[PDB]
RNA sequence: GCGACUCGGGGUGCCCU
RNA sequence: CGUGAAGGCUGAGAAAUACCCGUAU
RNA sequence: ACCUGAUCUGGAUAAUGCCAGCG
RNA sequence: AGGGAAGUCGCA
Ligand code: TPP
Repeated sequence: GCGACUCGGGGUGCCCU
Repeated sequence: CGUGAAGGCUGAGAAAUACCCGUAU
Repeated sequence: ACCUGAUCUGGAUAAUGCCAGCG
Repeated sequence: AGGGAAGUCGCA
C1' cells in the first nucleotide's frame, strides 16, 4: 500500500399516472 | 375523491440473503 | 458512509437532498 | 464547514 476477517457506524425519500 | 400493495423516478442501497462506510476532501 | 446547518439557497422535475452550492 | 464508527490477520 492492497486485500480479508471480526466487530462496529449509517440511509431508506418522491410519486399514484 | 382521499391511502399504499403492486408499480414509476434517482441511487451502491429507498427494507435488503443486502448495500455503503469505519479517521475521513 | 452518514448526520447537523435545513422547513437553507439556486436550478431542474410529474415529484422529491433529482442536480448544484454550502463543503 | 462542524460532528461522525477500529482491532486483527494475510498478500507463499
Ligand atoms: N438513501 C437511500 C437508501 N437511497 C438513496 N438513493 C438515497 C438515500 C439518496 N440520498 C438521499 S440523502 C443522501 C442520499 C445519498 C445523502 C445526503 O444527501 P445530500 O445530497 O443532501 O448531501 P450533500 O452533502 O451533497 O449536501